An RNA structure with a sequence from Arabidopsis thaliana, in which 60 nucleotides are resolved.
């Protein structure tokens, strides 16, 4: 002292996705 | 004065995936 390759071990910032809580806009009868 | 599908984010659980990267160790070639 390069090295990302190594798993552990936990944090973190999210992102989309399935399953649960009230808020727009478009449709139409009467 | 009715009902429905859609659309957006207030917020709950499985998950799926990023990368910040947190330490010491086995480590072999500088």
């Nucleotide at each position: 002292g390069g090295a990302c390759g190594g798993g552990c071990u936990g944090g973190g910032a999210u992102g989309a996705c399935a399953g649960a809580a009230g808020u727009c806009g478009c449709u139409u009868g009467g | 004065c009715c009902a429905a599908g859609c659309g957006a984010c207030u917020u709950c659980u499985g998950u799926c995936a990023u990368c910040c990267c947190a330490g010491c160790c086995c480590g072999u070639c500088c």
About this RNA:
The work is reported in "Structural basis for double-stranded RNA recognition by SID1" (Wang et al., Nucleic Acids Res., 2024). The entry is indexed under dsRNA recognition, MEMBRANE PROTEIN.